Entry title: The structure of the large subunit of the mitoribosome from Neurospora crassa.
An RNA structure from Neurospora crassa OR74A, in which 772 nucleotides are resolved.
The organism belongs to Neurospora crassa, within Eukaryota.
It was solved by cryo-electron microscopy to 2.74 angstrom.
The reconstruction used 131,806 particles.
An Rfam search finds the family "Bacterial large subunit ribosomal RNA" in it.
The entry is indexed under Neurospora crassa, translating Mitoribosomes, tRNA, mRNA, mL108, TRANSLATION.
Primary citation: Itoh et al., Nat Commun (2020), "Analysis of translating mitoribosome reveals functional characteristics of translation in mitochondria of fungi".
[PDB]
Context: one part of a larger RNA, bound to proteins that are not shown
RNA sequence: GGAAUAACUGUGCAGAUACAGUUUACCUCUAGUUAGACGAGAAGACCCUAUGCAGCUUUACUGUUACUAAUUAUUGAAUACGAUUCUGAAAAUUUCCAGUGUAAAAGGUAAUCGAUAAGAUAUAAUUGAAACACCUUUAUUUUUCUAUCGUAUUAUUAAACCUUAAAUUAAGGAACAAUUGUUAGAAGACAGUUUAUGCGGGGCACAGGCCCCAUAAAGAGUAAAUGGGUGUGUCUAAAA
RNA sequence: UGUUUGCAAUUUUUUAUAGU
RNA sequence: AUAUAUCAAAUCAUCUUUAUGCUAUUCAUAGA
RNA sequence: CCUUGGGUACAGUAUAAAAAUUAUAUAUGUAUUAAUUUACAUAUAUUUUUUCUAAGAAAUUAGGUAAGAUUUUGUUUAUAGAGAAAUUAGAUGUAAAAAAAAAAUCUUAUGAGGGCGG
RNA sequence: AUCCGCUUCUAAUAUUUUUUUGUAGUUAUUAUUA
RNA sequence: UAAUAAUAAUCAUGUUUAUUACUUAAAAAGCUUAAUGGCUUAAUCUUGCCUUACUGUUUGAUUAACAACAAAUCUUACAGUCGCGUAAGCGGGGCAUAGGAUCACAAGAUACAAAAAGGAAAGAUCUUGGAUUUUUGGAAAAGCUACGCUAGGGAUAACAGGCUAAUUUGCGCAAGAGUGUACAAAAUGAGUGCGCGGUUUGGCACCU
RNA sequence: CGGCUUGACUAAUCCUCAUGGAUGCAGAAACUAUGUAGGGUACGACUGUUCGUCGAUUAAAAAGUUACAUGAGCUGGGUUAAAUACGUCGUGAGACAGUAUGGUUUCUAUCUUCUAGAGG
Repeated sequence: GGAAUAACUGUGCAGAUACAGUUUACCUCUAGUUAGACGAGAAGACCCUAUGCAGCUUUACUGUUACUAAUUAUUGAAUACGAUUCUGAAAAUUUCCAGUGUAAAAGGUAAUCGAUAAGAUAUAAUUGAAACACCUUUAUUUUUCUAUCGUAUUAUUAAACCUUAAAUUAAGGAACAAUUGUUAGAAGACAGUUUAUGCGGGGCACAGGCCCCAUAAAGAGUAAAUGGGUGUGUCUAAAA
Repeated sequence: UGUUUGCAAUUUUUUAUAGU
Repeated sequence: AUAUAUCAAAUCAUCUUUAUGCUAUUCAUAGA
Repeated sequence: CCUUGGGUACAGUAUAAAAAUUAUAUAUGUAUUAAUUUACAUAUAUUUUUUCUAAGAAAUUAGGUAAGAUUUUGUUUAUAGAGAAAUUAGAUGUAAAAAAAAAAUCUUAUGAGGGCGG
Repeated sequence: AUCCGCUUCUAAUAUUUUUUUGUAGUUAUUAUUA
Repeated sequence: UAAUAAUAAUCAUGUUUAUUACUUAAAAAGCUUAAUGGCUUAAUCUUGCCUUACUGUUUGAUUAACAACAAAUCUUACAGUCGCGUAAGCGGGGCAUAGGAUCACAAGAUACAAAAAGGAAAGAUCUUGGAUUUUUGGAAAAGCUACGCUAGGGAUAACAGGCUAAUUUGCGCAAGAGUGUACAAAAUGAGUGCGCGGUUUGGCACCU
Repeated sequence: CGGCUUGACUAAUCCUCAUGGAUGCAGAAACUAUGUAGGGUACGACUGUUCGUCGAUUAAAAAGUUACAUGAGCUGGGUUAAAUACGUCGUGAGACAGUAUGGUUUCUAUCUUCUAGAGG
């Protein structure tokens, strides 16, 4: 779906009008009633599955913006200050005790200085681990100057640009702001996507390769969220 | 003259002599 | 072909002055 | 009681005749010579003779090859310090002159080139 | 001749508890003998 | 002193610390790390000399590796040239069984091609290196929905039914420690054994 | 789920009927046990409650199965989607075997069975 559409026990994809057995029932309607036909209707409800969706959340992944910061360009000048000081110049500075005394270090020196007369330095001696003038070459630190950066302020019908203004020899702001490009940071504000699978339902948890033993049934192989194990992503150039 | 000082003592090889 | 010697290598660092020094004794040589 | 020095020694019971020999810088006493030359004597050192501060007292070195060794663990016996626990030494037995001969059972043979067939 | 199947002999290893023979020499001891 | 017999000892021409051969259960030690097997006649230990822990290609297997493929494991031969050893010979790491590719990148070699031509760049071949690529045949990756949606499953749940009966607030029987002043069984009945039943909490998942 | 309505069945029995045992059955009442399921097992307070606790009567105020009988017979208090608050948890959206208030309960009976009444 089609029906000639009983009861019980049993059976059976595990709750039978329909199968087995037995029992019961003349044929056909009306009004009531709703025990069953796992009655009808709604993929209605729940759980699970899909490398299916949607919205939402966030310190998920990957991105876009609001916004912030620097800067070429539009965009031209002045002054000062500050910081870098290994841009460079001149000059100067380098303290444990002792030590003639604020010893920067080393290398080298026995002489140097003193316009003609004297003496000051140094070497010696003393101190110390190290001993000094002078010629050199280096180290540390600190001022000014120059150079480079960076800030800070000032001026600008003296026609940048901006604002008010038919739009001016006006006023104000002003080399900022604003805009363009580039660069960096930055809001789930917004967008796209991922978030798995396994599991004696799923969630949470846990697991993922390899090695040895047993389970394993006298070849090999052989499972379970089976049982054993402190198993394992190593070590090793050999000689004094 | 390396090799223990009184004398063919290890292994293989080179060269020389005798010899085949 | 053999025989002897010889040479080299392997095995092993065994040290190597034939005396030049030391030792004993004696003498020169100072003299306590 | 002094320096420097000249001879002597005769070697198997071996010997005085090598029980281990180098070189240098400084300073000094003695002596030297034409010399701080030389020798002596020290002190300071530096030196070769490798011969005198144990690597055969130390390191767990793991592969190739060759040789050698072959129970190393534990247990147990004993042993100064030493004890439950430290080190060392032990812990089976046999054999080592030499054979000879006969048969049988297999198994093997690139033995007799065995024989009979394929 | 070589390979295969039958195979006799010989040799070798192993096996038998198999049939056995021998088990000295040397050193010393004891006994006997000269 | 010699002969014969019997008894005992007898490896010994060799620096007795003798030496040599054989034997000495099993387990254990050792052998790079667990466990298992194996080695003692070497795969352990000691020592000497060494670096084959070599280059290219290649054979036969793992009853046609993993019940496919791939990455793998064992093994043979030839050429090249090194080590050890008297020699025969051994050696292409370790007693055996536990370390992932491509791509990209980087370092060496090869002389292949070179977009008009000469070069080059970027490619190709060989060797080599860096990986919790650990979801380890290898994606750069957090949640909520009870406002939820679609496709499916009843291939996996909650109620009921089915199977089961550990458990039960369900029972019976057997035995009898003990209580019952005495006296087992009037009553009572430890810890137990043998069962029924299908009420509870559970197991399974035939069935949503 | 519970309740209401309406049953059917089981017997492992609360009452009523017969009866054995009872140093521990004098009687009475009760205990235990054997037969036996005909009938009965009520009313109220509390709780959403089955269950449970309690009040007061009673001869007694016993149980269980049936889709833990029965929602195409009723109820919807519990559980219970959208709303909302509290506590706890979560960075958060949210969640909870938590708690609280509220929250559309469809169906004209074809067939079997059933209750009545008929046609042949």